[PDB]
Context: one part of a larger RNA, bound to proteins that are not shown
RNA sequence: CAUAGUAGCAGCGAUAGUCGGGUGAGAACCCCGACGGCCUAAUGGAUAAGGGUUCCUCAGCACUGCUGAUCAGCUGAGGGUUAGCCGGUCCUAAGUCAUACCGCAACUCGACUAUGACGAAAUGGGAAACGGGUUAAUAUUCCCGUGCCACUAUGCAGUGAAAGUUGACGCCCUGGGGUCGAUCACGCUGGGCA
RNA sequence: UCGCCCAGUCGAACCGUCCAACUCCGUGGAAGCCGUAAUGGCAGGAAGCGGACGAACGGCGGCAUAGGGAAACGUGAUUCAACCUGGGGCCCAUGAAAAGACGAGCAUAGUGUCCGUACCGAGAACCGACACAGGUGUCCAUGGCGGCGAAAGCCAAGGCCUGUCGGGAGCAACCAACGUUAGGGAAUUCGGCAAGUUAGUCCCGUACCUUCGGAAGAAGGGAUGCCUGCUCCGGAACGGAGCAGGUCGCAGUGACUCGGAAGCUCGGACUGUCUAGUAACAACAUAGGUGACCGCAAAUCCGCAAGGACUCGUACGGUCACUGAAUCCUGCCCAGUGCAGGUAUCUGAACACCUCGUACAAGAGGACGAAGGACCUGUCAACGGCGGGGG
RNA sequence: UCUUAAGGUAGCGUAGUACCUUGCCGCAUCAGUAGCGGCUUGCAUGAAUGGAUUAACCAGAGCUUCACUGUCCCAACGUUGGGCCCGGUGAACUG
Numbered sequence: 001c002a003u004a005g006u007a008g009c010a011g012c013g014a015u016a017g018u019c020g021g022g023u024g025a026g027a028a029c030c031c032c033g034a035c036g037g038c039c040u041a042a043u044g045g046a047u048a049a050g051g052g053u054u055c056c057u058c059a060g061c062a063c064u065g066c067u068g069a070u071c072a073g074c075u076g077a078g079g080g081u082u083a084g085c086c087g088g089u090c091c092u093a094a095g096u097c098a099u100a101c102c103g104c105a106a107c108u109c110g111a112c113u114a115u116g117a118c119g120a121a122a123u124g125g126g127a128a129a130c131g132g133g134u135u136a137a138u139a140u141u142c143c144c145g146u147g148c149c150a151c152u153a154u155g156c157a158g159u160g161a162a163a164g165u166u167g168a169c170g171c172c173c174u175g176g177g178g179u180c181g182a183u184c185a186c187g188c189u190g191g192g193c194a
Numbered sequence: 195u196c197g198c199c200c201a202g203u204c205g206a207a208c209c210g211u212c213c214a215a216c217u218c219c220g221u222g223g224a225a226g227c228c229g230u231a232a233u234g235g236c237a238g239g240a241a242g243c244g245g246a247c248g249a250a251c252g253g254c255g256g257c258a259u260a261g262g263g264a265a266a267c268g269u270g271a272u273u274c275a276a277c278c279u280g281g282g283g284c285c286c287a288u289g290a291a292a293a294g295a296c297g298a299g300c301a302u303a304g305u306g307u308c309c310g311u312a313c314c315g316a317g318a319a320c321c322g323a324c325a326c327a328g329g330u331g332u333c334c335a336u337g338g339c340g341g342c343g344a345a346a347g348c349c350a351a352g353g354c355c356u357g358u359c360g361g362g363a364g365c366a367a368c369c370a371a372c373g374u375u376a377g378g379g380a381a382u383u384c385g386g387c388a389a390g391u392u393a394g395u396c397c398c399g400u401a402c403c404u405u406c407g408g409a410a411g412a413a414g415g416g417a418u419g420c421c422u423g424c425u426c427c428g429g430a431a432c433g434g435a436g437c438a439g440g441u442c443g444c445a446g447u448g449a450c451u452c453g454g455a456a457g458c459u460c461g462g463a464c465u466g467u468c469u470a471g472u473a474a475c476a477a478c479a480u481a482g483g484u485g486a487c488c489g490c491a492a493a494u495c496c497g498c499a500a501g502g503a504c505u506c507g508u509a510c511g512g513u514c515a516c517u518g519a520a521u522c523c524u525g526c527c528c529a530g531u532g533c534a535g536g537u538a539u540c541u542g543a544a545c546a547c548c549u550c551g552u553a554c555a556a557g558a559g560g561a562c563g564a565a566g567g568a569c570c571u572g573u574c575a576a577c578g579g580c581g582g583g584g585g
Numbered sequence: 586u587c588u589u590a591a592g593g594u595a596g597c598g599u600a601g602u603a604c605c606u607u608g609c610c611g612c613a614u615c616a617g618u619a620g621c622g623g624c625u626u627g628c629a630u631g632a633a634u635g636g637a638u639u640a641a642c643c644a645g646a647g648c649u650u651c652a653c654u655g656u657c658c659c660a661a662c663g664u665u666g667g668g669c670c671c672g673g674u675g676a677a678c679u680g
Base pairs, nucleotide, nucleotide: 001680002679008674009673017035018034019033020032021031022030036355037354038353039352044334045333046332047331050314051313054312055079056078057077058076059075060074064072065071084148085147086310087309088308090125091124095118096117097116098115099114100113102110103109129146130145131144132143133142149306150305151304152303153302154301155300156299164296165295166294170284171283172282173281174280175279176278177277181273182272183271184270185269186268187203188202189201190200191199192198204261208256209255210254211253212252217246218245219244220243221242226236227235228234262267285289320329321328337349338348339347359672360671361670362669368667369666370665371664372663373662374661375660377658378657381656386653394418395417396416397415398414403408405519419441420440421439422438423437424436425435426434427433442446454651455650456649457648458647459646460645461643462642466478467477482517483516484515485514486513487512488511494503495502496501521637522636523635525580526579527578530577531576532573533572534571535570536569539568540567541566547560548559549558550557581587582586596630597627608624609623610622611621612620
């Protein structure tokens, strides 16, 4: 270079769009409305690991995107994560390492025994926080209201204080108490249909 | 046209308070009574009566002329996740530890540092070279109809049109994935492969065989909607079981959901395991059977050693192997090989000893003789074997 | 007897083991190298290298029946997505 403007851009139980309009140099696929649909242990809500800024805003479309793009997890520039009571932090689990001791030609190697430390972020144990408001992006963290725990200080009380209880526990069946939810009855507030 | 349909009717932590169950005490005095869903309880003192201890993430009051709502700003009930508290059964299986807390008052004040905190959490933010139909942990398991249901199907709350190229042709052939096919009905094929048949629930009914458990939903037959009015069980359900009458369709588990059935033979007893990526089986495992080793300073096994597993174990143990549920059984062979025991004699290394040799040494020979072997014995649920010819 | 110790007992048997072999008889079919039952001289079964047998179980191997059906006689019509034409995007294999 030919292959070739060819294959793929259909197949999955998720067939998804359409008519108006907005913005724009440009609109099938960026946004608004209507109509039409798709998902129900998930296509919804919250999170672990892992990722690392992918989050929010403005301005963009050379790059990235199975077509286009004014869109974007893309580009440029800024901004964003607030804790006594949510985790970590503390405890010990299987188990790990360090030191000592001993072995080994020797060590960065090796088993035991002592000591110390390490080892649990959803999902082992564990002092204490709820409700609401607020931002473009945080929120039991900021703010408002209310509450709680630990330590310490001071004051009063108290001489009790460590015996014991708790932490602290398997599998199967089941009774009772009982909240949320759902449903039934009637009432109140609002909406819909005619 | 009916008079129905939907949403809301809210309000925490915390502080206070109530207490069922379990346990216990007083009283009482059961010799058959008390109690449960069930087990069970009692003169070693039942029921009844009174009492002590004693629960919720629960009730009640506060919190709250807090907050939230446009407004109202409910009350009762049933079933009851959470949470609380009991009872029973099981083990050749026994279901963590430690920090800490309570035990151990009340006021007021001060202190409470450090680290994490965005977002995604997936058919585009993770891993898979990708904006990959794969892979990837937890909880939301109680939203409505439905039905046994955390099933199907349909629909909310919430999310989405990004399982991201579109536009045309009654849109041909051919392919993928489907629907329907008269008569025949497995003739197809290695083989009914593929597809289909059956199907939910209730009533009737159910063979051989069998380890008496099962086989069994055997098979076979019948019913099934709606409407009107009722009965029964229960405290009741928007729970369940039936009755009488009426009545529509081709069809009433009308969709969805939803076994085809029967017999004979082979194999492995069964549940279970496996070739991540062509093998799920008859292969491995298994309980059961058997043999072997060992008394623990053991047998078996790891380490060069220091040491270690088995072992917080001890023969009803645990190591090494074979067989492979149950039932009826498991014959003969120890010659070879293997293991083990024994062994007069034979054989059997090195050190020491003796002889020769060498001023010493090399070396040659001797005596002794461990385990082992020769020899003998035991042993096949050790390895294996059980033929050919003749009467 | 002989080798080489013994000489295959109970079972089972043309077997997932039987070469010959589609063994022979029967069942079943219009017709059955299949399947099942029996016989069985076992080329070359056999007792924990376990034998025989077996209810229950099984996405295990083979056979038969009833039911059903586009598996077939023998194909037809239809549905959805592709295929074909158009815009855009745009490779590879191979030489």
Molecule: 23S RIBOSOMAL RNA, nucleotides 1366 to 2058
Organism: Haloarcula marismortui